[PDB]
C1' cells in the first nucleotide's frame, strides 16, 4: 500500500 | 428489501 | 438434599453518519475498529 472481510445482548451465532 | 432472534450464562417458578 | 431437567422473565439507532425505498440489521455512499491474504 491494495484485495478480502467481520461490527446484532454478558459470552457465543445465523439473519 | 416488509423479521429482530438462538446456545451457554442471570433471574423466577417446577422437578430432588 | 445438591445436580442433571422442564417452563417463563429479563437482556437492543443490528458501529457513527448520510442518501435511495411508504419505512430498511437487510441496498449504496462515507468514516471508526479489528481480522486474513498479497506486493
Nucleotide at each position: 500500500g491494495g484485495g478480502u472481510g467481520a461490527u446484532u445482548a454478558g459470552c457465543u451465532c445465523a439473519g | 428489501g416488509g423479521g429482530a432472534g438462538a446456545g451457554c450464562a442471570c433471574c423466577u417458578c417446577c422437578c430432588u | 438434599a445438591c445436580a442433571a431437567g422442564g417452563a417463563g422473565g429479563g437482556g437492543g439507532u443490528c458501529g457513527g453518519c448520510g442518501g435511495u425505498u411508504c419505512g430498511a440489521u437487510c441496498c449504496c455512499g462515507u468514516c471508526a475498529u479489528c481480522a486474513c491474504c498479497c506486493a